[PDB]
Context: bound to proteins that are not shown
């Protein structure tokens, strides 16, 4: 130890 | 909904 996007999982 | 955590692509 970025900018995001989709997905899924698990709380409440 | 809201909250956590992954994978993936650019």
């Nucleotide at each position: 130890g970025g900018u995001c996007u989709c997905u899924c999982u698990c709380g409440u | 909904a809201c909250g956590a955590g992954a994978g993936a692509g650019a």
An RNA structure, in which 22 nucleotides are resolved. The work is reported in "Structural basis of viral RNA-dependent RNA polymerase catalysis and translocation" (Shu and Gong, Proc.Natl.Acad.Sci.USA, 2016). It was solved together with Genome polyprotein. It comes from the structure "Enterovirus 71 Polymerase Elongation Complex (C1S1/2 Form)". The entry is indexed under polymerase-RNA complex, elongation, nucleotide addition cycle, TRANSFERASE-RNA complex. Ions in the entry include sulfate, zinc and magnesium.